Released in 2025, the model rests on X-ray crystallography data to a resolution of 2.59 angstrom.
Solved structure of RNA (Theophylline aptamer), 33 nucleotides shown.
Crystals were grown from: MOPS (pH7), Hexammine cobalt chloride, Potassium chloride, MPD.
The work is reported in "An unexpectedly well-organized ligand-free conformation provides an alternative view of theophylline aptamer recognition" (Ohtani et al., J.Struct.Biol., 2026).
């Protein structure tokens, strides 16, 4: 440094069920390389 997942906060869609944003919104921690 590349790729990706996931907890919390803030956030966006939506009449609601729900959905969506992930480390360059904010925050560590985590597999692979």
């Nucleotide at each position: 440094g590349g790729c990706g997942a996931u907890a919390c906060c803030a956030g966006c869609c939506g009449a609601a069920a729900g959905g969506c944003c992930c480390u360059u919104g904010g925050c560590a921690g985590c597999g692979c390389c």